The RNA (Large ribosomal subunit rRNA, nucleotides 8 to 422) from Saccharomyces cerevisiae has 384 modelled nucleotides. The sample was in a buffer at pH 7.5. The entry is indexed under Dextrose treated mitochondrial ribosome, RIBOSOME.
Context: one part of a larger RNA, bound to proteins that are not shown
RNA sequence: GUAGAAUAAUAGAUUUGAAAUAUUUAUUAUAUAGAUUUAAAGAGAUAAUCAUGGAGUAUAAUAAUUAAAUUU
RNA sequence: AAUUUAAUAUAACUAUUAAUAGA
RNA sequence: AGGUUACUAAUAAAUUAAU
RNA sequence: AAUUAAUUUUAAAACCUAAAGGUAAACCUUUAUAUUAAUAAUGUUAU
RNA sequence: GAAUAAUUAUUAAUAAUAAUAAACUAAGUGAACUGAAACAUCUAAGUAACUUAAGGAUAAGAAAUCAACAGAGAUAUUAUGAGUAUUGGUGAGAGAAAAUAAUAAAGGUCUAAUAAGUAUUAUGUGAAAAAAAUGUAAGAAAAUAGGAUAACAAAUUCUAAGACUAAAUACUAUUAAUAAGUAUAGUAAGUACCGUAAGGGAAAGUAUGAAAAUGAUUAUUUU
Numbered sequence: 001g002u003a004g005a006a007u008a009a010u011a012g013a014u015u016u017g018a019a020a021u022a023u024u025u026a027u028u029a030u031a032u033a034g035a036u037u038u039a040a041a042g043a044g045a046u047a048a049u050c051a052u053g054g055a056g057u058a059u060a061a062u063a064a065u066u067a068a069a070u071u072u
Numbered sequence: 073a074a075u076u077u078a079a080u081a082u083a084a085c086u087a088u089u090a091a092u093a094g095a
Numbered sequence: 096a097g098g099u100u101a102c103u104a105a106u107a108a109a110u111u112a113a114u
Numbered sequence: 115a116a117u118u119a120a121u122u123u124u125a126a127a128a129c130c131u132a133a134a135g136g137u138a139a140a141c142c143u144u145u146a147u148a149u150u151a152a153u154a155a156u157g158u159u160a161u
Numbered sequence: 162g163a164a165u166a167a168u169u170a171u172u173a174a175u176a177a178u179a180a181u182a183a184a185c186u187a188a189g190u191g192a193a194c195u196g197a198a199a200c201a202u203c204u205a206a207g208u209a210a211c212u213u214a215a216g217g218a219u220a221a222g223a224a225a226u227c228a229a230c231a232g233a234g235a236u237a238u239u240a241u242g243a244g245u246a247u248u249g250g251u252g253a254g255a256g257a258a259a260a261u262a263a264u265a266a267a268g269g270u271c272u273a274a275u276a277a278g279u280a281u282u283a284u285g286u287g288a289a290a291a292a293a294a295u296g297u298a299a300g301a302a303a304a305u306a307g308g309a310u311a312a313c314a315a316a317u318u319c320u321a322a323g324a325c326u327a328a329a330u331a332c333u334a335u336u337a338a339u340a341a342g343u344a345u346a347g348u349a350a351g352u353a354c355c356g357u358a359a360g361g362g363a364a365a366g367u368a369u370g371a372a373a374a375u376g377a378u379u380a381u382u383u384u
Stems, first nucleotide, its partner, number of pairs: 042384010056369004064080005070074002084343002087339008096131004107123005134143003148175009159164001185216001186214005200250001226233002237264005247255002269325003281299006306320004354361002
C1' cells in the first nucleotide's frame, strides 16, 4: 500500500406513518396597544508594546609572572 | 597545552605597624 | 618647582663588577 | 665585541615667580657679544 | 713717521645672578561662644587665631631633685599610684608627686680661671592643684658659705646667678606588610562655575540595565 471486514458520516435508491394540539410548527411582513435595550468623543482598571531615566548589578591595567589546583 | 583561584605593576587613597630618609 | 610661551628650554662621557 | 648594574662626571635649560631697577607676573629698563686698557692691522685730522 | 681718534681682532683685568615648600617645634600675643542649667569669680583656655624664628627634629637633660632619720640618683613617654593628697562663687568644676614598673641609648660630661645688681626681700602680676618667672625697687654671703620646709628649733639634703648631651618623640615623604576601610574615603578638579576680592566649589570610570516616577499606543474590561 493493497485486499477484505466493521464503525462515523453524505448522496441516492426503495419502502414507511399522518387530513398530523399548522385559528402559527418553521419563516416573514406590517399596523395598533404597551415594555424596554443597544452608546465611547473620551475615561477608568489592568496588561502589553515603544520610549524616557539611570536605581540595581558586574567589573577597576588583567598584561605579565608565581603558586596551587581544573581539563588534553 | 587551555582556562580558573590567589599574589605580584610603572597605575588608588585611607588606617595601623616596622624600616627608611628629611622636600 | 610651578607657571607663561615660544627664535621649543637639547645632553655628552667614565672606569668596576657582573654579563 | 656589544649589552646591563652600580657609581663618578659632564652639557643645555627662554621669560615669570618681593628685593640691578622698575613694573599693571611672564614686561621694560638697563647693554661683561660691554667697559678699562694694551696691542695688530687696514684707517683719519696730521709737521 | 706722528698724536688724534675708527672699526675689527686678540689678551689682560672688572659684576651681577633668592622659585624653592607645607606639617611638626620654640617663642611673643591671646580671644568669644560655651560651662556655671542665669550671671560678673571660674571655666572655656594658654585653646583658636595673628606674629616671629630654628632644626631635622626640636624641647628636656646629668640635680641647690625628691624625699624622710630609710633613701634614690639626668631628661623624656606610657601604665600604676590616683580621680588620691590638694583645690574651688568649697558651685561648675580643676588635680599632683613620691614610689613601682614599661620604653629607651655609651649615657655622662668639661666647655667654665664658678658666677650679684643675681640669692633674697617688698610689691603688682603670675601654669585652676602644684611654682618658676616677671615690671618697679631695695639687697646679701664664701663652703667659716649658700638653696630647700608660714615660721622656728633640730635634723637632712643639695651647689643658683657657667656649659654640653645621643636614643626612646612630633611631623612629612617613601618602601613593606595587614585591612569584618573606601568605588558617594577609588585617581579627573581646585578645573567648570559663582564672587570686584579673600574665598567658594560641581558633575564626570566601563559594561550592563523588563528599578520607579513619567509619555504615547493597543488589547481586555468597565464607563
Among the 72 different proteins in the entry, which are not shown, are Large ribosomal subunit protein bL27m, Small ribosomal subunit protein mS38 and Large ribosomal subunit protein bL31m.